The depositors describe the entry as "Crystal structure of the A.fulgidus CCA-adding enzyme in complex with a G70A arginyl-tRNA minihelix ending in CCAC". This is an experimental structure of RNA (G70A tRNA minihelix ending in CCAC) with a sequence from Homo sapiens, with 36 nucleotides shown. Taxonomically the source falls in Homo (Eukaryota, Euteleostomi, Mammalia, Eutheria). Protein in the same entry: CCA-adding enzyme. Released in 2015, the model rests on X-ray crystallography data to a resolution of 3 angstroms. Kuhn et al. published it in Cell in 2015: "On-Enzyme Refolding Permits Small RNA and tRNA Surveillance by the CCA-Adding Enzyme". Crystallisation conditions: 30% 2-Propanol, 0.1M Sodium Acetate pH 5.3, 0.2M Lithium Sulfate, 4.8% PEG 1.5K.
Context: bound to proteins that are not shown
RNA sequence: GGCCGCGGCAGGUUCGAGUCCUGCCGCGAUCGCCAC
Numbered sequence: 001g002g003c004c005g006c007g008g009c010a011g012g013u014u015c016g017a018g019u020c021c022u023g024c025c026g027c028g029a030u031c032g033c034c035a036c
Base pairs, nucleotide, nucleotide: 001034002033003032005027006026007025008024009023011021012020
C1' cells in the first nucleotide's frame, strides 16, 4: 500500500428483505496475509 476477516453507521433496491446494492467510520497491542 493493497488484499482478506470482522464491527458499526446512513442511505438504495425489493411486496418484503438479518441474506443483495451503496457509501461512510472503526478494528486487527495475542500475531490475518503479501513486498520470495